[PDB]
Context: bound to proteins that are not shown
RNA sequence: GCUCGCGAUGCG
RNA sequence: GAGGGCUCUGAUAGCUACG
RNA sequence: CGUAGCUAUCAGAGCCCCCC
RNA sequence: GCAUCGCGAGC
Numbered sequence: 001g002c003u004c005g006c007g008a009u010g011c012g
Numbered sequence: 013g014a015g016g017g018c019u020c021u022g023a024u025a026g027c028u029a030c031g
Numbered sequence: 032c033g034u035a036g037c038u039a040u041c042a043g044a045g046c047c048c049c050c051c
Numbered sequence: 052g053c054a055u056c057g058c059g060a061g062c
Stems, first nucleotide, its partner, number of pairs: 001062011013050001015048017
Other pairs, nucleotide, nucleotide, family: 014049cWW
C1' cells in the first nucleotide's frame, strides 16, 4: 500500500 | 436501475344523470 | 348550452413499501 | 456494488 471478514454512516 | 401500493393535477376516449 | 358523475387509457408532479 | 470511518485477521 493492498486483500479478506464483521460493523457503521452514506452513495448510485 | 427495477417491481408494487395510496394520493394530487392535465389530456383524450366511451357511457350515464339532471335542467 | 351547461354542470355533475362513472369507468378505460395515456401524460405529469408527490408519500410510502420493497428489491438490486 | 462503491465511498468514508471503526474493529479483527492476513499478504
Primary citation: Doherty et al., Nucleic Acids Res. (2022), "ADAR activation by inducing a syn conformation at guanosine adjacent to an editing site". Solved structure of RNA with a sequence from Homo sapiens, 62 nucleotides shown. It was solved by X-ray crystallography to 2.8 A. Crystallisation conditions: 50 mM MOPS pH 7.0, 100 mM NaCl, 13% PEG 4000. It comes from the structure "Human Adenosine Deaminase Acting on dsRNA (ADAR2-R2D) bound to dsRNA containing a G:3-deaza dA pair adjacent to the target site". Sample source: generated by solid phase oligonucleotide synthesis.